[PDB]
Context: bound to proteins that are not shown
RNA sequence: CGGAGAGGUA
DNA sequence: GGGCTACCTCTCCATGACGGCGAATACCC
DNA sequence: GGGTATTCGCCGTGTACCTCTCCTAGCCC
Repeated sequence: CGGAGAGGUA
C1' cells in the first nucleotide's frame, strides 16, 4: 500500500 | 542483451450458460 | 395498419477470509 489470477479454509 | 524512448490505433484472437424479461422488428391477413 | 410472435439484447448468478505469483514494447544499438 495497486489490482488481477491460482490454490486453500468455513 | 539492454538502455533509451516512448501508441500520436493493427488483426484475428475467440469458440463449454441459462433464465428471464422486455423491447424492436416479422408477419399474417 | 393492428395484433401477434420471434429474434435480439441486457442482467444476474453466496458471504467472510488465508497463502502465493505477477506485473512494458521496440529497437537500434